[PDB]
Context: bound to proteins that are not shown
RNA sequence: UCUCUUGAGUUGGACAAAUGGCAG
RNA sequence: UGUCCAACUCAAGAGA
Numbered sequence: 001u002c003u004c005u006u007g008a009g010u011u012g013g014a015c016a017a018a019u020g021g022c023a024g
Numbered sequence: 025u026g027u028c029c030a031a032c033u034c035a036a037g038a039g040a
């Protein structure tokens, strides 16, 4: 990259920190 | 293991 708007799906980074599940 | 942030791509609306 004409410019704003509202949804959707990907992405990394500043933190903290270790899970509700009885699935198979 | 979860959260509060912020970029790019697709689609759409509006433009006599």
Stems, first nucleotide, its partner, number of pairs: 002039005008033001010031007
Other pairs, nucleotide, nucleotide, family: 007034cWW009032cWW013014cHS016017cSS